[PDB]
The RNA (RNA promoter stem-loop A fused with tRNA) from Zika virus has 142 modelled nucleotides. The source organism's lineage runs through Viruses, Orthornavirae, Flasuviricetes, Orthoflavivirus and Orthoflavivirus zikaense. It was solved by X-ray crystallography to 3.8 angstrom. The PDB entry is titled "Zika virus RNA promoter stem-loop A with tRNA-scaffold". Rfam match: Dengue virus SLA.
RNA sequence: GCCCGGAUAGCUCAGUCGGUAGAGCAGCGGUAGCUGUUGAUCUGUGUGAAUCAGACUGCGACAGUUCGAGUUUGAAGCGAAAGCUAGCAACAGUAUCAACAGCUACCGCGGGUCCAGGGUUCAAGUCCCUGUUCGGGCGCCA
Numbered sequence: 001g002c003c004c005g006g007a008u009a010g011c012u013c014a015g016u017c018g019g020u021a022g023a024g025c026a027g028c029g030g031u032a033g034c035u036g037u038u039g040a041u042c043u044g045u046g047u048g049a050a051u052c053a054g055a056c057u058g059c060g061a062c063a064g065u066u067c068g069a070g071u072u073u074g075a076a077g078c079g080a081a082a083g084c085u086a087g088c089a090a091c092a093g094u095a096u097c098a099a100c101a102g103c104u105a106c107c108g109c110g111g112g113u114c115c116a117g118g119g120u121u122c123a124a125g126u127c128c129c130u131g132u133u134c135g136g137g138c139g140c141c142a
Stems, first nucleotide, its partner, number of pairs: 001138005007132001008015001010025002013022001019122001027109001029107003033103009042093001044091002046078002052074002055071003059068003115131005
Other pairs, nucleotide, nucleotide, family: 006133cWW008014tWH009010cHS012023cWW015114tWW018121tWS022112tWH028108cWW043092cWW051075cWW054072cWS079080cHS120124tWH121123tHS
């Protein structure tokens, strides 16, 4: 230098003698379900079996009523302190309220310089040009 195929959303791929460019994945959002972290409101701190309420049990007399039995919460009850309110104070907790992150369920979501500029046309990913890159072949060396 010549020949072929190619360029579409973030991604891989669709669209047809020109008539609104669209699916799968990814991305993002509203509910309402699980966990960790982080705080704040609250409440608690003596004692509290061998009765009572309540909560859980895998250990059974076989079993979603019985009873045993074992933790745990509490009241009545017991009670040295006691008096007194505001702050500080540790632990311990069912809980109430707020934020961050990770998971399952439903629902819900917007677009392309469709290689670039131009042309034709009422109208372009398509059609026609001038050119840009992505590869892949022939040849020129060798």